[PDB]
RNA sequence: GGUCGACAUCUUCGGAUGGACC
RNA sequence: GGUCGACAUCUUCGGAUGGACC
Numbered sequence: 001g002g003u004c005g006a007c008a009u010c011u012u013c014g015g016a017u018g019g020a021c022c
Numbered sequence: 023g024g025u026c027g028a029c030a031u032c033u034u035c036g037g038a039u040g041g042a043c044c
Base pairs, nucleotide, nucleotide: 001044002043003042004041007040008039009038010037011036014033015032016031017030018029020025021024022023
Other pairs, nucleotide, nucleotide, family: 007042tSS012035cWW013034cWW018019cSS019026cWH020029tSS040041cSS
C1' cells in the first nucleotide's frame, strides 16, 4: 500500500464428523 | 502407556475482544 459490516482470536447453544490430548 | 459420556475437528445464527490477513 491492498482486502476485511464478507478479517482474525476466544467462546454459549444447535448441527455434522473422528479420533483428540499428554 | 496414560487421560478423555469432562478429548477434539468442521460449521449456521449469535457473544466478547482487536486488529487480522496478502